The RNA (25S ribosomal RNA, nucleotides 2993 to 3396) from Saccharomyces cerevisiae has 402 modelled nucleotides.
Entry title: 80S S. cerevisiae ribosome with ligands in hybrid-1 pre-translocation (PRE-H1) complex.
NCBI's taxonomy places the organism under Eukaryota, Fungi, Ascomycota, Saccharomycetes, Saccharomyces.
It holds a match to the Rfam family "Eukaryotic large subunit ribosomal RNA".
It was solved by cryo-electron microscopy to 1.97 angstroms.
Among the 76 different proteins in the entry, which are not shown, are 40S ribosomal protein S18-A, 60S ribosomal protein L12-A and 40S ribosomal protein S7-A.
[PDB]
Context: one part of a larger RNA, bound to proteins that are not shown
RNA sequence: GAAUGUUACCGCAAUAGUAAUUGAACUUAGUACGAGAGGAACAGUUCAUUCGGAUAAUUGGUUUUUGCGGCUGUCUGAUCAGGCAUUGCCGCGAAGCUACCAUCCGCUGGAUUAUGGCUGAACGCCUCUAAGUCAGAAUCCAUGCUAGAACGCGGUGAUUUCUUUGCUCCACACAAUAUAGAUGGAUACGAAUAAGGCGUCCUUGUGGCGUCGCUGAACCAUAGCAGGCUAGCAACGGUGCACUUGGCGGAAAGGCCUUGGGUGCUUGCUGGCGAAUUGCAAUGUCAUUUUGCGUGGGGAUAAAUCAUUUGUAUACGACUUAGAUGUACAACGGGGUAUUGUAAGCAGUAGAGUAGCCUUG
RNA sequence: GUUACGAUCUGCUGAGAUUAAGCCUUUGUUGUCUGAUUUGU
Numbered sequence: 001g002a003a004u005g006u007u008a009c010c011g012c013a014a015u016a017g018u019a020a021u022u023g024a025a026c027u028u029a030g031u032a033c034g035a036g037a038g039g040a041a042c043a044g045u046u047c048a049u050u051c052g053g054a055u056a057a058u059u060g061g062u063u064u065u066u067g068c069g070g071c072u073g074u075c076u077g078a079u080c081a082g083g084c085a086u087u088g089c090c091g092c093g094a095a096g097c098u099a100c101c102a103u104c105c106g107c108u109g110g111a112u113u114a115u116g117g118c119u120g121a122a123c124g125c126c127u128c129u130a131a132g133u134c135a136g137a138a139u140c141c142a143u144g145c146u147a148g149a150a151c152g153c154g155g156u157g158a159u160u161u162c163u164u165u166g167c168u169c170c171a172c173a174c175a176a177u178a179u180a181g182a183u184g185g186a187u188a189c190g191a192a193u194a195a196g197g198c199g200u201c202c203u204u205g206u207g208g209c210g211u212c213g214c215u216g217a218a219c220c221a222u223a224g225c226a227g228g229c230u231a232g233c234a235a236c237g238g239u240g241c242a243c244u245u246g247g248c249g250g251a252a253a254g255g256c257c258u259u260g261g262g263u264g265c266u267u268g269c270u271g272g273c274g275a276a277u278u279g280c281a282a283u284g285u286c287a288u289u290u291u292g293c294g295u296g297g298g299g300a301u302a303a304a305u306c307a308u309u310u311g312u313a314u315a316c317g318a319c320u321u322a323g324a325u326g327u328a329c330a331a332c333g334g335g336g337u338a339u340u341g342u343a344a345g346c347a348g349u350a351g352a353g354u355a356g357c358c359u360u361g
Numbered sequence: 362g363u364u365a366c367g368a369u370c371u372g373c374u375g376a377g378a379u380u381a382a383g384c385c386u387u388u389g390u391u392g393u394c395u396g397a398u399u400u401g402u
Base pairs, nucleotide, nucleotide: 005159006158007157008156009155010154011153012152015147016146017145018144020050022048023047024046025045026044033038051106052105053104054103055102059099060098061097062096067092068091069090070089071088072085073084074083075082076081108142109141110140111139115135116134117133118132167299168298169297170296171295172294174292175291176290178288179287184220185219187218196212197211198210199209200208201207202205228273229272230271231270232269233268237266238265239264240263241262243260246257247256248255302400303399304398305397306396308322311319326394328393329392330391331390332389333387334386335385336384338379339378340377345373346372347371348370350369353366354365355364356363357362358361
Other pairs, nucleotide, nucleotide, family: 002150tHH013148tSS013149tHS014148tHS019051tWS021049cWW027043tWS028042tHS029041tHH030031cHS030039tWS031040tWH032039tHS034036tHS034037tHS056098tHS056099tHH063093tWS063094tHS065093tWS067339tSS068377tWS095381tWS099101cSS107143cWW112137tWH114136tHS119129tWH119131tWS120130tHS121127tWH122123cWW122126tWH123125tHS129131cWH161301tWS166300cWW167401cSS173293cWW177289cWW191196cWS192195cSS195213cWW223267tWS224267tWS242261cWW244259cWW245258cWW253254cWH307323cWW309321cWW310320cWW311313tHS313318cWS314317tWS337380cWW341375cSS341376tHS342374tSS343376tHS351368tWS352367tHS375376cHS380381tHS401402cHS
C1' cells in the first nucleotide's frame, strides 16, 4: 500500500514471539547434628549480580541556543557595534538527546518430569502400577506482555438533493452473467456401549414389568397437460400462499414454535373432457449466482484525499494535530521561566603614576 | 591645588542581552478562515 459499497471510530484474537536471572547479608542460630572440632536448613527481612523494558525529576556527558560573557590576530578612521580566522579559542550554558555515570518497573495459575506416595491386584503375602490415584523441577501450557492475519472476525457513526438528475431499498419486466456441479426431504435428545431406546406402573428409584435393536433395506413424501379443464361424494382432515396473534432463539442468533380468519389445491372416494406429429432416443431446457437497464412505489440529503498546518511523528511514504467566525488559528508584542553575569551612556573628592600650570595646595 | 593621558575601579546596574526554534502564559496589536481531487451498497 490496490482491491472487500465509501468513510470513520471502538474492538475481538487465530497465529507468531515471550524473560527474567543469580548471589549475599541479617535472622532462623552458634540452633538442629556432634564427645569435640566444628556447624546447617525451611519460613521472614534488606540488598546486590546478570539480563530486559522504559524514562530524563535529579546528577553527569554533549553545545551551531554560535544564548551570555571573556580573549588573541586582523579589517571596518576612532567610539559603538561588527566581519573574517572552514564552529577562531576559553568559561558558563537552556532545550533536546542521553548513562548501571541517572532513575523506575520486570505477573501468577494449571499440567507435568525425576522422585516420593495412596489404594491395589497380578502373585490368598508383598508391591507407587497393572486398573485407578496424591504430591512434585529453573520444565511445559496458560495468565500476563508484543505484533494483529495487509485474502480472519465483530460492534458502531455518517453516508453526497444541484451531481450536466446522483444514491439506496422493495415489486415487476427485460437483458446479460456465470455455476467444484439441485434434479422428492441435511429427517435436530443426551448419555452409555461389560449397555441403552421406547411404553407402562408404582413405593419416583442406580425401581418393577413389557418390548425393540441384529442398521436408513428406515421414515416421511410420492398418481393428475413438468401435472390441464371440469362434475360430484365423504370428512372438517392434510397442504400451499399472502395476512395475522404471541412466544422462544446471540455460538455464526437470521431460525423454531404458536393464534385466528381468508384464499387455492387436495389422489380419502367416484365420474366427464384433454393430450397424438418431440414422428423409435437425443439434458430436450423447469435450478440459483451476480450485474445492468427500464417502469412504479419508499427512503436519506456525507465524507475522504491532495494542498495548507502541528511535532507527541518522521529517510520517503506513514503517523499525530489544526483550519469555513471562534474559550479559533497565526504573526508580533507583553508577562512568567531560564541562561549569562552587571550592557551602552554618563559621572566620580577612585586610579600605579608621568607630564604641564600657578593662587606651590 | 588645577589640566592632559591612564589599564583598571566605583555608581546608576543581579544590569543588559537572549529566551522556542519541540518552554509556559496571554482581556494587547495585526491578520487569516470555501483552493484541488475522488469516493455509492